[PDB]
Molecule: FMN riboswitch
RNA sequence: GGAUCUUCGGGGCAGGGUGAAAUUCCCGACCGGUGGUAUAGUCCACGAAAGUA
RNA sequence: GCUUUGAUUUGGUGAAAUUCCAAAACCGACAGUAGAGUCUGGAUGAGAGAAGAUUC
Numbered sequence: 001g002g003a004u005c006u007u008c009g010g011g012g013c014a015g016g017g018u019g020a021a022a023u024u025c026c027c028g029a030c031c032g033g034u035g036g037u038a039u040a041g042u043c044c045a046c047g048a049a050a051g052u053a
Numbered sequence: 054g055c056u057u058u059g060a061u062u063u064g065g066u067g068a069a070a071u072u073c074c075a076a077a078a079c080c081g082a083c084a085g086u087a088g089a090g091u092c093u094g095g096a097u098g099a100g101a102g103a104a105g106a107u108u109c
Base pairs, nucleotide, nucleotide: 001109002108003107004106005105006104007103008102015027016026017025029091030090031081032080033046034045035044036043041079042078049057050056051055052054061077062076063075064074065073083094084093085092
């Protein structure tokens, strides 16, 4: 390389203001999928959502 | 398959980094709801892909 299967495969608003009501607004806090490639959330590329023949 | 689909600069080192180090910034689908990257929901779903077993 061809065929056949397996199970893995996304994280995060503490403290606080306003308000009848907000983890959604405001202060502030926190998080970072997959492949490329000098180690990447912000370069190239893919995936989810929606639209489409 | 196509369409829409977000956002980074300065400095440093190096042969090479918008990927390391320093610093300062920036971005985040849909549906619900007092307006959501972080809650609820489609979803104990699918998928980019990553391992591993079998076989020729």